[PDB]
RNA sequence: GGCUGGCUGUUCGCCAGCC
Numbered sequence: 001g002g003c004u005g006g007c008u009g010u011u012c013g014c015c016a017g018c019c
C1' cells in the first nucleotide's frame, strides 16, 4: 500500500487487524 474493523475535538480526521 490493498482489504476489514475501530477510534477522534476536524466527521474527516486517525488508529487497529489481515494480506
Stems, first nucleotide, its partner, number of pairs: 001019007

Solved structure of RNA, 19 nucleotides shown. The entry is an ensemble of 21 models. The 2001 paper behind the entry is "Solution structure of the A loop of 23S ribosomal RNA". It was solved by solution NMR.